This is an experimental structure of RNA (21S mitochondrial rRNA, nucleotides 1941 to 3293) from Saccharomyces cerevisiae W303, with 991 nucleotides shown. The depositors describe the entry as "Translational activator Aep3 in complex with mRNA and the yeast mitochondrial ribosome". Released in 2025, the model rests on electron microscopy data to a resolution of 3 angstrom. The 2026 paper behind the entry is "Translational activators align mRNAs at the small mitoribosomal subunit for translation initiation". An Rfam search finds the family "Bacterial large subunit ribosomal RNA" in it. Among the 74 different proteins in the entry, which are not shown, are Large ribosomal subunit protein uL29m, Large ribosomal subunit protein uL16m and Large ribosomal subunit protein mL60.

Context: one part of a larger RNA, bound to proteins that are not shown
């Protein structure tokens, strides 16, 4: 302030409705990717006549003493 | 410190050690 | 290639 | 008779003794 | 230190 | 098995053991300040 | 760029206790030890062991 | 004729008492190494 | 008679020459036990070199109780 | 009456000095000088109290074993007090006679004593840094 | 974005030192008091 | 969510427009500063995503706020908010930046509130048909110029009014189509292609009646 | 069937050729119009 | 040969009646009148003077107020008739003066005496564009 | 041929006037002014008591169809 119910419309509020518009911080939570974060580790490179399958011969360097071995 | 006796190092042969390609 | 055997 | 073995064969192929050449 | 063959000596390929 | 060629006690192989890695996996980066 | 752990004082309000990213002219993870020694009672020649005698003195 | 004390030294015996008796009265600023300064120690000497 | 003083030499003995001499006390050295004992710092006054600033002296009171000396 | 020389008494003072920061203490000294010493900066029980979750700190009485200084009474189990520090695992080292895996000895392991620090300092592990604006779960709007 | 604050920010009031050919107060009003708002930049952390 | 766009509604701490005091610093006009007063007003462009600003041109005047710095279930989507890309830094990297710059996904049919117009039931100092006051709700309210008083008043001069009236505007609102423009899937001409009817003679056939025994 | 009237009703078509298909142009065929 | 639809944005240009519209047309800006606010005044103390009164009495003063003007709803009131073959409204029809559906307004006449709602008709004119030759005509 | 009377013509849209169509089988729903108090006018009516008769509700009497 307002008699009782609506119709057509508008969209200020109903912190209006859905999708959880958007971010920020917890978790001794999760995933990617970096890297000179810590750990492994596949390739790749090396050793074991001081391992294996799997022997040898010359030649030239150099290590090392046999009888002896410098010079000084 | 090596003429000797031995190792270590590059190098070269050779081989029914092993290994790869073709009929 | 053949000759005897499994 | 698609096959093994085991003892010799027609030919295709190896080592060392003789065939006959030159360096000693 | 080494040439090419007729036939042979041991082990295999049809 | 054969021949022909080519490497050869090098190099393949298995066993162990160094060197090295975002190639490539598992974590982890406390709290208040920033 | 720096804090974490300990001590002393205010805050802390007359027992004790008291907080914050609260003030300090704020202090600490310590230092001192093996070293100043020995020698200080039987003596000194020539005797003796009643601790002495000798030696200038009854 | 001989002393009659605290201590201190020798020596020695009493007691489940660090004490008694005799006896003296030392040292109390020192410590290796020194041809070279300075002392005291014999026998000759001039020498009384 | 000594004596003596002066040369030789063998033995010893002095001179290594060093700081405290007081239970030391506030210059610097032993930071932990015990025992005995004292008490410091400033500041002012003053003193060669010395000034602000070096050392070293000097700065409350003596009622009472003792020994001793004395009228 | 006067004067010496002693024992000191009173006021003051802890502003200096304490081994080191501050705060409380200290002349009766806890400060400083000095003798001996270097001994208690020693071993085995340690009640009771303060403090305190714990789990550790703090003061400390008696017994008992030997020590140094003191005529003695007696002190003295570091330092006038409060800082001055670090669990347990696992390894070291000696000691001790405790136990020795069939027995014997041994190996180990126990008790005593001891060493190295986990500064994020009640220590995770012997061993670890960043990015997301491609990003996701659970939540809190702390 | 609401919500507290009101240092800041804006205003206004007291008193006037001083400009204003002369005289603080026509106009003006510098540092420093009193308050007001809650538009501003910050402070809080009840509310994403 | 910051501008923008449409619509705003409140306050006065008044930017104009009325009233009024004060000014050696108001002779006049023009001002300055104040007290009343919210009735009526209170801008177009060029840059810039801009709120601001800096200019042109006008105006009486271009006044300051509040309202979730009003309004995105009323529009935009320029800036700012994620995914692509480059540049300058910073980092060894991965990427990062109160740096630039290009481009870039958010919708909804309205239950209740409230508004803006309709309409029904109703209780009528008791009926109906008509006319209708006094109330309540709200609109409105205005401003420039020119003219005359008056070239007066006031001023040495230069300049030059208050008071008041009239005109002609401006800006807002309301109503109207006789006229003008507009538009007029009423209507009418004119024209470009392609097709398809009707209606008229001509051509053929089919149905009723006849001009040969 | 039917000649010319009254007039009424329906249509202006099809089919062949012109070297393979499809158009269309002209000829033939038909009443098959301006 | 004449006419005539249909489709191409109403196929496509030129005109153009009604109604709506503004670009247009008309009017208003609501007085006169009471309080008033700032401000400005007369007499005249309490308080010998002084003073507009925050004393008594006595006046001007604004685009602000009351109010007037306009427009909504509202009906106190008034004027008439009341059980009706022509009391009052609805359903109902044809329809715009209106209109989203409602709502509102006009007519539902056919008569012993008057009514025109929509369509058709007709006639007067608007519009299209040809037009004396065109017109039908009568004489 | 002439003359006639300042011509002819179709769609569509107003303004008028015309019942030619269509408002049409005449029906069915609703309203029509309430209480109460106080004035003023106007209209209408008596009831009560007694008997006594005409009419019905219990029940006895004898108790069954």
């Nucleotide at each position: 302030u307002a008699c009782c119910u609506u119709c057509a419309g508008c969209a200020a509020g109903a912190c209006g409705g859905a999708a959880a518009g958007a971010c920020c911080c917890u978790a001794u939570g999760c995933a990617g990717c970096u890297u000179u974060a810590c750990u492994g580790u596949a390739a790749u490179u090396a050793g074991a006549u001081a391992g294996a399958u799997c022997g040898a011969a010359u030649u030239a360097u150099u290590g090392u003493u046999u009888a002896u071995u410098a010079u000084a | 410190u090596a003429u000797a006796a031995u190792g270590a190092u590059a190098a070269u042969u050779c081989u029914a050690a092993u290994c790869u390609u073709a009929u | 290639a053949c000759u005897u055997a499994a | 008779u698609u096959c093994u073995u085991a003892a010799g064969u027609a030919a295709u192929a190896u080592a060392u003794a003789a065939u006959a050449u030159a360096u000693a | 230190u080494a040439u090419a063959u007729a036939u042979u000596a041991u082990a295999u390929a049809u | 098995u054969a021949u022909a060629a080519g490497a050869g006690a090098c190099a393949a192989u298995c066993u162990c053991u160094a060197a090295u890695u975002g190639g490539u996996a598992g974590u982890u980066u406390u709290g208040a300040u920033g | 760029g720096u804090c974490a752990u300990u001590a002393u004082c205010a805050g802390c309000a007359a027992a004790a206790g008291u907080a914050u990213c609260u003030g300090a002219a704020u202090a600490a993870g310590u230092c001192c030890a093996u070293a100043a020694a020995u020698a200080a009672a039987u003596a000194u020649a020539u005797a003796a062991a009643a601790u002495u005698a000798u030696u200038g003195a009854a | 004729a001989a002393a009659a004390a605290u201590a201190a030294u020798a020596u020695a015996u009493a007691u489940u008492a660090u004490a008694u008796a005799u006896a003296u009265u030392a040292a109390u600023u020192a410590u290796a190494a020194a041809u070279u300064g300075a002392a005291a120690u014999a026998u000759g000497u001039u020498u009384a | 008679a000594u004596u003596g003083a002066a040369u030789a030499u063998a033995u010893u003995u002095u001179a290594g020459u060093a700081a405290u001499a007081g239970a030391u006390a506030a210059a610097a050295a032993u930071a932990u036990g015990u025992a005995c004992a004292g008490u410091a710092a400033a500041a002012u006054u003053g003193u060669a070199a010395g000034g602000a600033a070096a050392a070293c002296a000097a700065u409350a009171a003596u009622a009472a109780c003792u020994u001793u000396c004395u009228c | 009456g006067g004067a010496a020389a002693g024992a000191a008494u009173u006021a003051a003072a802890u502003u200096a000095a304490u081994a080191u920061a501050a705060u409380g203490g200290u002349a009766u000294a806890a400060c400083u000088g000095u003798g001996c010493g270097a001994u208690a900066a020693u071993u085995g029980u340690a009640a009771c109290a303060c403090a305190a979750a714990c789990g550790a700190g703090u003061g400390a009485a008696a017994c008992a074993a030997g020590u140094a200084c003191g005529u003695a009474a007696g002190u003295a189990u570091g330092g006038c007090a409060u800082a001055a520090u670090g669990a347990a695992c696992a390894a070291a080292u000696a000691a001790c006679a405790c136990u020795g895996a069939u027995u014997g000895u041994a190996a180990a392991g126990g008790u005593u004593a001891u060493u190295g620090a986990u500064a994020a300092c009640g220590a995770a592990u012997a061993a670890a840094a960043g990015u997301u604006a491609c990003g996701c779960u659970a939540g809190g709007g702390a | 974005a609401g919500g507290g604050u009101a240092a800041u920010a804006u205003a206004g009031c007291g008193a006037a030192a001083g400009a204003g050919u002369a005289g603080a107060u026509a106009u003006u009003g510098u540092a420093a008091g009193c308050u007001a708002u809650g538009u501003u930049u910050g402070c809080c952390a009840c509310c994403u | 969510u910051c501008g923008a766009c449409u619509c705003a509604a409140c306050a006065u701490u008044u930017c104009c427009u009325c009233u009024u005091g004060g000014u050696u610093g108001u002779a006049a006009a023009a001002g300055c500063u104040a007290a009343g007063a919210a009735g009526g007003g209170u801008u177009u462009g060029a840059c810039u995503g801009u709120u601001c600003g800096u200019c042109a041109a006008u105006u009486a005047a271009a006044a300051u706020g509040u309202u979730a710095c009003g309004u995105g279930a009323g529009u935009u989507g320029g800036g700012u908010u994620a995914a692509a890309u480059a540049c300058g830094a910073u980092g060894u990297g991965a990427a990062u930046c109160a740096g630039u710059a290009u481009g870039g996904u958010u919708c909804c049919u309205a239950u209740c509130u409230g508004c803006u117009g309709a309409a029904g039931g109703a209780a009528a100092u008791a009926u109906u048909a008509u006319c209708a006051a006094a109330u309540u709700a709200a609109a409105u309210c205005u401003c420039a110029u020119u003219a005359u008083u008056a070239g007066u008043a006031c001023g040495c001069a230069a300049g030059g009014a208050c008071c008041a009236u009239a005109a002609u505007g401006a800006a807002u609102c309301a109503a109207c189509c006789c006229a003008u423009g507009g538009u007029g899937u009423a209507u009418c001409u004119a024209u470009u292609g392609a097709u398809a009817a009707u209606a008229a003679u001509a051509u053929a056939a089919u149905a009723u009646a006849u001009u040969u025994a | 069937u039917u000649a010319a009237u009254a007039u009424a009703u329906u249509a202006u078509c099809u089919a062949u050729a012109u070297u393979a298909g499809u158009u269309u142009a002209u000829a033939u065929u038909u009443u098959a119009a301006u | 040969u004449a006419u005539u639809a249909u489709c191409a944005u109403a196929g496509u240009a030129g005109a153009u009646a009604a109604g709506c519209u503004a670009a247009g047309u008309u009017g208003a800006u609501a007085a006169u009148a009471a309080a008033u606010a700032a401000a400005u005044a007369u007499u005249g103390a309490a308080u010998a003077c002084a003073u507009a009164u925050u004393a008594a009495a006595u006046a001007u003063g604004a685009a602000g107020u009351u109010g007037u003007u306009u427009u909504a709803a509202u009906a106190a009131g008034a004027u008439a008739a009341u059980u009706a073959a022509u009391c009052u409204g609805a359903u109902a029809a044809u329809u715009u003066u209106a209109u989203a559906c409602u709502a509102a307004a006009a007519u539902u006449a056919a008569u012993a005496a008057u009514u025109a709602u929509a369509g058709g008709u007709u006639u007067u004119a608007u519009a299209u564009a040809u037009u004396a030759u065109u017109u039908a005509u009568a004489a | 041929u002439u003359a006639u009377a300042a011509u002819a013509u179709u769609a569509a849209u107003a303004a008028a006037a015309u019942a030619c169509u269509a408002a049409u089988u005449u029906a069915u729903c609703a309203g029509u002014u309430a209480u109460c108090u106080a004035u003023a006018u106007a209209a209408u009516a008596u009831c009560u008591a007694a008997u006594c008769u005409a009419u019905u509700a219990u029940u006895c009497u004898a108790u069954a169809u």